Solved structure of RNA (26S rRNA, nucleotides 2324 to 3338) from Thermochaetoides thermophila DSM 1495, 938 nucleotides shown. Primary citation: Thoms et al., Embo Rep. (2023), "Structural insights into coordinating 5S RNP rotation with ITS2 pre-RNA processing during ribosome formation". NCBI's taxonomy places the organism under Eukaryota, Fungi, sordariomyceta, Sordariales, Thermochaetoides thermophila. Ions in the entry include magnesium and zinc. Rfam match: Eukaryotic large subunit ribosomal RNA. Rfam 15.1 lists 107,465 matches to the family in 2,616 species. Gene Ontology terms of the family: structural constituent of ribosome and ribosome. The entry is indexed under biogenesis, pre-60S, 5S RNP, RIBOSOME. The structure was determined by electron microscopy at 2.63 angstroms resolution and released in 2023. Among the 53 different proteins in the entry, which are not shown, are 60S ribosomal protein L6, Ribosome biogenesis regulatory protein and Nucleolar GTP-binding protein 1.
Context: one part of a larger RNA, bound to proteins that are not shown
RNA sequence: ACAGCCAAGGGAACGGGCUUGGCAAAAUCAGCGGGGAAAGAAGACCCUGUUGAGCUUGACUCUAGUUUGACAUUGUGAAAAGA
RNA sequence: UUUUUUUACUUAUUCAAUGAAGCGGGGCUGGACUUGCGUCCAACUUCUGGAGUUAAGGUCCUUCGCGGGCCGACCCGGGUUGAAGACAUUGUCAGGUGGGGAGUUUGGCUGGGGCGGCACAUCUGU
RNA sequence: GCAGGUGUCCUAAGGGGGGCUCAUGGAGAACAGAAAUCUCCAGUAGAACAAAAGGGUAAAAGUCCCCUUGAUUUUGAUUUUCAGUGUGAAUACAAACCAUGAAAGUGUGGCCUAUCGAUCCUUUAGUCCCUCGAAAUUUGAGGCUAGAGGUGCCAGAAAAGUUACCACAGGGA
RNA sequence: UGGCUUGUGGCGGCCAAGCGUUCAUAGCGACGUCGCU
RNA sequence: UUGAUCCUUCGAUGUCGGCUCUUCCUAUCAUACCGAAGCAGAAUUCGGUAAGCGUUGGAUUGUUCACCCACUAAUAGGGAACGUGAGCUGGGUUUAGACCGUCGUGAGACAGGUUAGUUUUACCCUACUGAUGAACUCGUCGCAAUGGUAAUUCAGCUUAGUACGAGAGGAACCGCUGAUUCAGAUAAUUGGUUUUUGCGGUUGUCCGACCGGGCAGUGCCGCGAAGCUACCAUCUGCUGGAUAAUGGCUGAACGCCUCUAAGUCAGAAUCCAUGCCAGAACGCGACGAUACUACCCGCACGUUGUAGACGUAUAAGAAUAGGCUCCGGCCUCGUAUCCUAGCAGGCGAUUCCUCCGCCGGCCUCGAAGUGGCCGUCGGUAAUUCGCGUAUUGCAAUUUAGACACGCGCGGGAUCAAAUCCUUUGCAGACGACUUAGAUGUGCGAAAGGGUCCUGUAAGCAGUAGAGUAGCCUUGUUGUUACGAUCUGCUGAGGGUAAGCCCUCCUUCGCCUAGAUUUC
Numbered sequence: 001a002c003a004g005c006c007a008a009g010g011g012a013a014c015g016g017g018c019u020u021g022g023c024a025a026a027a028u029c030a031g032c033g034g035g036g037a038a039a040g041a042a043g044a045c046c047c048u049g050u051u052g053a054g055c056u057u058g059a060c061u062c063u064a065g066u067u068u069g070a071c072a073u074u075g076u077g078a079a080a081a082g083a
Numbered sequence: 084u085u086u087u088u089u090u091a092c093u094u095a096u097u098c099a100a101u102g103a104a105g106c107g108g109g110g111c112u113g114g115a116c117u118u119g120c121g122u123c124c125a126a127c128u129u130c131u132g133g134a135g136u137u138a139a140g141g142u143c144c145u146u147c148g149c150g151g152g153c154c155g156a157c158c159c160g161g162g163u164u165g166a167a168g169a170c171a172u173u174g175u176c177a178g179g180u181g182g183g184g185a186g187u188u189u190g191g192c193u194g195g196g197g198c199g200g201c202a203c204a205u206c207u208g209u
Numbered sequence: 210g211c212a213g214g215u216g217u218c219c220u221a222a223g224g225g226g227g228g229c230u231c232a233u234g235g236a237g238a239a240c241a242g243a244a245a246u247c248u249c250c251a252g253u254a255g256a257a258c259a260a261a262a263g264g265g266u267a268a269a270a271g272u273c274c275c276c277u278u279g280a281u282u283u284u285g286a287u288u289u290u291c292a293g294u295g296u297g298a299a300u301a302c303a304a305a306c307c308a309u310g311a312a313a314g315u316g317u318g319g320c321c322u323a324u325c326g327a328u329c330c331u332u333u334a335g336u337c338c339c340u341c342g343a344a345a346u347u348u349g350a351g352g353c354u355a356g357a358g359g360u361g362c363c364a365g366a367a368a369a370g371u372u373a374c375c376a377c378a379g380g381g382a
Numbered sequence: 383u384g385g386c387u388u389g390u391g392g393c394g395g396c397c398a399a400g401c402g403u404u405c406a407u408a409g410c411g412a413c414g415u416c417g418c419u
Numbered sequence: 420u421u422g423a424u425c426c427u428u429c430g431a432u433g434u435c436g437g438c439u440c441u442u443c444c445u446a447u448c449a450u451a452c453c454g455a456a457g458c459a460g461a462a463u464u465c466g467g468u469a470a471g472c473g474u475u476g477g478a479u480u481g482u483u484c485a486c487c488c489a490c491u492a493a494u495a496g497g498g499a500a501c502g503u504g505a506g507c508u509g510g511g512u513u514u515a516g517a518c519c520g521u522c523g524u525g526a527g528a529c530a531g532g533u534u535a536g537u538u539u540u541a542c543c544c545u546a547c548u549g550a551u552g553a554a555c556u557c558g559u560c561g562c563a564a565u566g567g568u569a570a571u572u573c574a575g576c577u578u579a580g581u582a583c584g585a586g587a588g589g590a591a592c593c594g595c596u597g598a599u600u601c602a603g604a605u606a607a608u609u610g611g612u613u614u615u616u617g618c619g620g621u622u623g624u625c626c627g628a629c630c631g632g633g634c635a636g637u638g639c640c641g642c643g644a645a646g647c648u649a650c651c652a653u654c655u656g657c658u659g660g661a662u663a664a665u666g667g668c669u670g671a672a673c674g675c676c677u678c679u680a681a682g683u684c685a686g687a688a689u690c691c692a693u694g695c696c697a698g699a700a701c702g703c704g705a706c707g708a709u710a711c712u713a714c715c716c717g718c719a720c721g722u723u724g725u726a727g728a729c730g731u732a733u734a735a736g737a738a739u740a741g742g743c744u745c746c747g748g749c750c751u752c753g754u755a756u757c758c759u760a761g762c763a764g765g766c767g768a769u770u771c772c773u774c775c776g777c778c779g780g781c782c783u784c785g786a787a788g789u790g791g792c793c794g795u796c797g798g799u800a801a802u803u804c805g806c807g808u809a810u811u812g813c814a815a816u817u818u819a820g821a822c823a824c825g826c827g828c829g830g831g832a833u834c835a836a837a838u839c840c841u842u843u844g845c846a847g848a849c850g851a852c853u854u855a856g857a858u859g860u861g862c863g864a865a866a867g868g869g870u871c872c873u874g875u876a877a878g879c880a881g882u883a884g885a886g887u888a889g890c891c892u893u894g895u896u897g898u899u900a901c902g903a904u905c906u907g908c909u910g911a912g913g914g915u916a917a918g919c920c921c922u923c924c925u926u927c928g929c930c931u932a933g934a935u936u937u938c
Base pairs, nucleotide, nucleotide: 002016005022006021007020008019009018027551028550029549030548031547034545035544036543037540045381046380047379048378049377051376052375053372054371055370056369059187060186061185062184063183065180066179067178068177069176070175071174072173075092076091077090078089079088080087081086082085083084096167097166098165099164100163106160107159108158109157112125113124114123115122116121140154141153142152143151144150195322196321197320198319199219200218202217203216204215205214206213207212223277224276225275226274227273228272229271231255233251234250235249236248237247238246257266258265282305283304284303285302287301289299290298291297306318307316308315309314324366325365326363329359330358331357332356333355334354335353338352339351340350341349386502391419392418393417394416395415396414400410401409435509436508437507441499442498443497444496445495448473450471451468452467453466454465455464456463475489476488477487479485516534517533518532519531520529521528522527556708557707558706559705560704561703562702565697566696567695570600572598573597574596575595576594583588601656602655603654604653605652609649610648611647612646617642618641619640620639621638622635623634624633625632626631658692659691660690661689665685666684667683668682714831715830716829717828718827720825721824723823724822725821730757732756733755741750742749743748765806766805767804768803774798775797776796778794779793780792781791782790835937836936837935838934839933840856841855844852859930861929862928863927864926865925866922867921868920869919871914872913873912878908879907880906881905883904886901887900888899889898890897891894
Other pairs, nucleotide, nucleotide, family: 001017cWW004036cWS013384tWS016017cHS025701tHS026552tHS029848tWS032546cWW033034cHS033541tWS033545cWW039538tHS044382cWW056525cSS057059cWH057524cWS060182tHH064181tHS073172cWW074171tWH075169tHS093168tWS093169tWH095168tHS095170tWH096171tWS101103cWS111126cWW117120cWW138156tHH139155tHS145148tWS181183cHS187368tWS188369cWH189370cWH208211tWS221278tHS222278tHS225309tSS225314tWS230269tWH231256cSS232252tHS242245tWH254255cSS254256cHS254267tWS256269tWW262263cSS263264cSS265270tWS269271tHS279307tWS288300cWW310312tHS310313tHS327359tWS335336tWS359363tWS360364cWH370526tSS372374cHS373513tHS397413cWW398412tHS399411tHS402408tHS403407cWS404407tHS427429cHS434510tSS434511tSS438506cWH445470tHS447449cHS448470tWH449492cSS450688cWH451687cSS459583cSS459587tWW460582cWS460588tSS468663cSS469688tWS473493tSS474495cWH478486cWW490494tWW491493tHS492572tHS515536tHS520530tHS523525tHS523526tHS541543cHS550849tWS550850tHS553700tHH563698tSS563699tHS564698tHS569601tWS571599cWW578592tHS579591tHH580581cHS580589tWS581590tWH582589tHS584586tHS584587tHS606648tHH606649tHH610651cWS613643tWS613644tWH615643tHS616617cHS617872tSS645916tWS649651cSS657694cWS662687tWH664686tHS669679tWH669681tWS670680tHS671677tWH672676tWH673675cHS679681cWH709938cWW713832cWW719826cWW738741cSS744747tWS760800tWS763817cHS769802cWW770801cWS773799cWW777795cWW783789cWW842854cWW843853cWW844846tHS846851cWS847850tWS870915cWW874910cSS874911tHS875909tSS876911tHS884903tWS885902tHS915916tHS
C1' cells in the first nucleotide's frame, strides 16, 4: 500500500496475508474506547559525525586599545663637559 | 666644527577667554622707600531692590545754526588678551602588555622499559 | 691483551663445605720426534683469578668434587621519597627465615635506564667537478660527488575546554 | 536469558552399597556422618 | 542464651504506585468433605481432595512507604505490563527561570538538596454493548439446538448446661429464626429530588394606588402531589444424577492376605444438567384468514434449474467363549434373493389365471405420519406361432428418470390482510414496542363529581388595634380622621394529568377513510 473475527505453529523472541484448526449470512442506527489507526511523536532520549553554532581560559596564531623608544614636524642664543 | 647636559627667547605647535575694549612703553598726579632721584604701586565707583543712553562745556572759525575743527576723552607700537613652548599632538617603524575581541585547534599517545654465562670456533681487532 | 662481527654449547650464576697444588726446569717412558700423555725431583707463586701495591690470594680468594639452585623472602609503630587505587608503595636499616658445614661460622635474598628520527640531524672537502645565462678576476651561492660523528657538543619534539540556551545530517531503542 | 524457574549452604575430612580393577590396587561413588560458621 | 540481650538498624546505577474494571492459575487463607496426633469435651496442629464461593476498613512519606491497628469465616499467593512501550493521575524523572552545598581560575559539571513549570483523537475499520431489519403471504400459539447460568457466609433458639469432664468448663446431627456479601426486581410506606414554576411568603424595581402582574437567564424562601429513586426503602433467590480424596462389600493375582484385577456400595461447597436468561435473524412444529395474474384438479410442453437416475429393487431383533429354525435340521461366504426376452419393445392369434398399476371402501400408520385387505377397471409369453423392423449406410449421450420451477388452456373453489397516517405511554435516541381508530361498554374536547397540594382569596365590616392630629359636649368607648396588624364572612380562594380516578343516563364534535404493498 491493500485490507480488516480468532487460536496454535511459522529458529533470527514479529505477523493481518502463510500452514492447521475454530468457524462463517444481506444492508444498517446509537454508543464505546480493547486492538489497528491517532501526538506540528520526523517529539523527547541514547549513539555516530571532516558535524554547525554560542560561551570560557597562560590552548594556538593574530589584533583593537594602552605603554616604552627612535625618526620627522623642530626653530634662535647661551653656559659647561668631550673631541 | 661636531657629540651629550640644562637654560634662556618666541615665531612653529598646544590650551583658554572675548561683542577680539582698554596690552606694552612713555607722559601727568599722589604715596613710599631709596639714593640724594632710581624703582614699585596706586589713580576711578561700597548704608539703600531708584535712575544712568541722543555730550555738557572750553577755544578758534562761522552763513551766527543743540553749525564746523581741536580738546573734553594724554602720546607712541597696530602684538585682541592670557598661559604653555621647541615639550606634547601628528605620520612611520620597533619592543612590551593585551580573551577587551577575531578566526582556529582540542576521539587517542602510559608510566613504564632493558638485561644469562668471555664456555667454545672463526674474521676484524693487530 | 683489551674490544667488535658471525656460528655454536650449557640442571644459571652465586653461596657453603671438603680434597688437592700451580707456571716452569732437570732426569726418564713404544709410536712420541722443540711441541701429545705418563713418573719422580726441584720449584714464593714467576700460573690462574681479581684489581691496577710501594706487601692481593697457597692445606687459598686458584682448581676439581658434594649440597642448594628457591630467578630476587617475611615483618617493622623505624629512615628517605611518594601516594585522589592511603589492606599503603618504593627505599634504607634491623630482626626473623633460608643455604651450607660436625662445628666455629660463612653468605644470599639483583644491575641498570626517558623516548622518538637513520629515507634523520649536525658537519667537512672538491685543488684537476659544473653553473650563476653580455665578458673576465676575486668573494659568495646553488648543484653534483665524496667523507666524519650519533640526541652531553645531533638540531628538534606545548593547537585547551564547555554547552541543561542550543542546532543539523543520520542511525537505534 | 527463554521447555528458563521451585524445598532443603559452602569448604575440608571420614565411611560407604555399588562402578572399576584384579601383570598396576589406583581412581569414581548415592546414602550418611563429623568439624567451622 | 539455663527461654538471653535490647548500649552494634552496615551505602538507590537498576523504581514503584494508586484509581476503575474483567478474567485466569493453584502453589488453599476461609468455607465443604476426609486421614493422623493425649485428639476427653472445647479450641486446634499436621496432611489429602478441592479455585464452587469470598478474601475488608484505616493510621503513618524527617521515605526503598513498609510496617502497625481493628473488624472479620478469612483478611492466600500469583499471571494476563514490568522478557521496552498513547486510559486517568502521583513518584524514579531529568528542556528553558531560580537558590544553597561539592568540584573547577572559568565557561560550567555534579555526592547532592530545594522550588516552579504545554500534547490537546475518534466521526474511520475491527472488537464490544444495545437497537432495526430484505428475501419465505400476514398473523397467533408454541418447541428448544446452542450460548450464558448464582448464590454465599455468620449468628441466635432448641438439642443442653446434655454427651464428655477431677474441676474449670462444654459440643454436635434433626428441627426453627434472623443477619453478612452477592444477585434480580419493586415504590404500599419513609426519606431525597421540584419548571407541577402548584399554592403561599418575601427583597429591589416597574405598570399612578389596590387588584392583578413583569423583570432579577429558576430573584430568593416554605410546603409540595406525580414521576424517578435509596440495604437511606421493601420483596424474592429453587434439585437431580455422576464423581475426587477417602471409607467399604465380594474377590483373584499370590493355597495367607488384599477396597481392584473382573464385579461393586457410599461419598466434597466438585462436575454435568434442571429450575433461570437469550432464542439459530439461512432450526423446527400447530393453528387462523388468505383479494389477484393468487389456490386446487386434468393434460400440454419447456434453447427452465438441480455436487450428477439408467433394475439408481431387498426392514427382524439379538448374541459374537455363540446363534437361526418350518423343530427335520442349519450357520465362513450378499459369489444371495427378487426381478430380468417382445419396434426403448409393434400388430394378430394360441394359451394362462400369474404378475403389475390407478381409483373407491374399510382399517391402519404421528420419531420428520402410509401402508394392509377387499372390490371395480386397465395392462400382462407361463407355452407356441404368422407379419413388420433394412437406408441411422462400419462407432459418435441410448436426448428417455425423479424433483422443483414456469408458461398455457378447460374446469372447480375463495372474496384477505399488512404498512404509511391519526392516536396511546405499560415503551422509546431514531427505528422498534403496548394500544385505539369501521356505530361502540367507541374516540376527542369541555364540564361535573372525587382524590390530592397549598393554606384561609378579592372586597366589605368591627366599642380589636400601639399612638398621633383636628372639631366641639373639653372628654364621660368625647367624637372624627390616619394606622403595621388582628377578627368575621372563609379548611376559604387557587391548582388538579400534562404518565390520577369516575361519568350510555352533563354538553359539543368525529366516524364505515386517503395512499402504498402483498405466495